[PDB]
């Protein structure tokens, strides 16, 4: 240099409703128990 | 008292 | 909804390009 797959919450990951709306786990904040 | 654990949240 | 543009009435979603992450290829003499 060519081709292919990626870039999404603080991290790992979904969602690409053939175009009209962003979510799961851990984390973070407050309170409860001690 | 801290972990663990429970209930409420915010965050593109 | 990585960035900046472009069609669309409207894009995180589609297109082209740019930046970075990976893989594979870059052969026969």
């Nucleotide at each position: 240099g060519g081709c292919u797959a990626c870039g999404u919450a603080g991290c790992u990951c979904a969602g690409u409703u053939g175009g009209u709306u962003a979510g799961a786990g851990c984390a973070c904040a407050u309170c409860a128990c001690u | 008292a801290u972990a663990a654990u429970g209930a409420u949240g915010g965050g593109g | 909804c990585a960035c900046a543009g472009g069609u669309u009435c409207g894009a995180a979603u589609c297109c082209c390009g740019u930046c970075g992450u990976a893989g594979c290829c870059a052969c026969c003499a």
The RNA (Met-tRNA (P site)) from Escherichia coli has 75 modelled nucleotides.
Keywords: Ribosome, protein synthesis, antibiotic resistance, ARE ABC-F protein family, leader peptide, cryo-EM.
Primary citation: Fostier et al., Nat Commun (2023), "Regulation of the macrolide resistance ABC-F translation factor MsrD".
The reconstruction used 75,000 particles.
The PDB entry is titled "Erythromycin-stalled Escherichia coli 70S ribosome with streptococcal MsrDL nascent chain".
The source organism's lineage runs through Bacteria, Pseudomonadota, Gammaproteobacteria, Enterobacteriaceae and Escherichia.
It was solved by electron microscopy to 3 angstrom.
Rfam match: tRNA. The literature on the family includes a 1997 paper in Nucleic Acids Res by Lowe and Eddy, "tRNAscan-SE: a program for improved detection of transfer RNA genes in genomic sequence". The family's RNA type in Rfam is transfer RNA. Rfam describes the family as follows. Transfer RNA (tRNA) molecules are approximately 80 nucleotides in length. Their secondary structure includes four short double-helical elements and three loops (D, anti-codon, and T loops). Further hydrogen bonds mediate the characteristic L-shaped molecular structure. tRNAs have two regions of fundamental functional importance: the anti-codon, which is responsible for specific mRNA codon recognition, and the 3' end, to which the tRNAs corresponding amino acid is attached (by aminoacyl-tRNA synthetases). tRNAs cope with the degeneracy of the genetic code in two manners: having more than one tRNA (with a specific anti-codon) for a particular amino acid; and 'wobble' base-pairing, i.e. permitting non-standard base-pairing at the 3rd anti-codon position.